Solved structure of RNA (omega RNA) with a sequence from Desulfovirgula thermocuniculi, together with DNA, 275 nucleotides shown.
Context: bound to proteins that are not shown
DNA sequence: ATCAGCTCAAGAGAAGTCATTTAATAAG
DNA sequence: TTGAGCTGAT
C1' cells in the first nucleotide's frame, strides 16, 4: 500500500407488515318506549 | 317484533428456519356472549407528465 | 402563466414464449462516469440520502437459478444441488 | 495464443396474472447573527 | 463611582529594574 | 384578563441484498 | 423532547 478473513459501528435499495385514527355496511349481546 | 342508548375488549402460549394474517389453547377485565367485510388519513408540503378552461 | 383535474400514457416483479449476441479492454445497459435537476423546518446559506434527465460506455463499477417450503403471503434461513462456457487448432 | 459454437449471460419484445391507480422527495447533520459588556474587592 | 504593576506598539506566564 | 405551577402523550419490525471506516492478522 | 390543556391566583 492492492486483496482477502474474523468483528464491531451505522448509512440504503426492496418485501412482508404490524402500531394509529375516522366513516359506511352485515352480524351478535345487555338494556328501554309500544 | 317495529325502535332507540351502548358494547362486541385485551394478554400470554402455540403451529414455521424466521416475519405478519389465520386456527387452536390458556388466563385477565367485564359480568353480556365475544365477530365479519369494506373505504380513507399518518408530516407541513413540494415538484415533474399530459388533460381541460382563460 | 393563473385555475381545476387524473382520462392516456408510463413504473416493478412473476409465469410460459420468441428475436439478435456473447465469453471478461465480452454480449449493452445502468443503483458506473461527466454535467445537470426536484425534494431537503427555515432569517439567510450549505450538506448528508432519495429520484430523475442529457452525453458518452468514463483510467472499470455492477449483472443467476432450484430444492428445504408449510393452513395462508413474504423470505438466496441453517444446509444440499447447478450455472460462471464447450471443443479444436 | 487462436479459432468456431453455445447458453441459466447481455440487450429487445409477445400474451396471461400481481403491485399500483399518472409518478418522485418530503420526521436527518450543520453553518452566520454582537441583543452576548464578563472575573473579583469595596462603598 | 472606584480598585486588583510602570515598561518592552498600553498583549505577554517571556526581559527590566 | 393574563400570569404561573403543575400535568400529559409521545411510532416500530423481521428478512434478502448490498456500502464505507477502524482494529488484528493474513498473502502478495 | 414539546405544545398543550386544566386550574388558582390576582
Nucleotide at each position: 500500500c492492492u486483496u482477502a478473513u474474523u468483528a464491531a459501528a451505522u448509512g440504503a435499495c426492496u418485501u412482508c407488515u404490524c402500531g394509529u385514527c375516522a366513516a359506511c355496511c352485515a352480524c351478535c349481546c345487555c338494556u328501554g318506549a309500544c | 317484533g317495529u325502535u332507540g342508548g351502548g358494547g362486541g375488549c385485551c394478554c400470554g402460549g402455540u403451529u414455521u428456519g424466521g416475519c405478519g394474517g389465520g386456527g387452536c389453547c390458556g388466563g385477565g377485565g367485564g359480568c353480556a356472549a365475544c365477530u365479519g367485510g369494506c373505504u380513507g388519513a399518518c408530516c407541513a408540503g413540494g415538484c415533474g407528465g399530459c388533460c381541460c378552461g382563460g | 402563466c393563473c385555475g381545476g383535474g387524473c382520462a392516456g400514457g408510463g413504473g416493478u416483479c412473476c409465469g410460459c414464449g420468441g428475436g439478435g449476441c456473447u465469453a471478461c479492454c465480452a454480449a449493452g445497459g445502468a443503483c458506473u462516469u461527466c454535467c445537470g435537476g426536484g425534494u431537503g423546518u427555515u432569517u439567510c446559506g450549505c450538506c448528508a440520502g432519495c429520484c430523475c434527465g442529457g452525453a458518452c460506455u468514463a483510467u472499470c463499477u455492477c449483472c443467476g437459478g432450484c430444492a428445504g417450503a408449510a393452513c395462508c403471503g413474504c423470505u438466496c434461513a441453517a444446509u444440499g444441488c447447478c450455472g460462471c462456457g464447450g471443443c479444436c487448432g | 495464443c487462436g479459432g468456431c459454437c453455445u447458453a441459466a449471460g447481455c440487450c429487445c419484445u409477445g400474451c396471461g396474472g400481481a403491485c399500483a391507480g399518472c409518478g418522485c422527495c418530503g420526521a436527518g447533520g450543520c453553518g452566520a447573527c454582537a441583543a452576548u459588556c464578563a472575573c473579583u474587592c469595596c462603598g | 463611582g472606584g480598585a486588583g504593576g510602570c515598561c518592552g506598539u498600553g498583549u505577554a506566564u517571556c526581559g527590566g529594574c
Hirano et al. published it in Nature in 2022: "Structure of the OMEGA nickase IsrB in complex with omega RNA and target DNA".
The entry also models magnesium ions.
The reconstruction used 58,188 particles.
Released in 2022, the model rests on electron microscopy data to a resolution of 3.1 A.
The PDB entry is titled "Structure of Desulfovirgula thermocuniculi IsrB (DtIsrB) in complex with omega RNA and target DNA".
The organism belongs to Desulfovirgula, within Bacteria.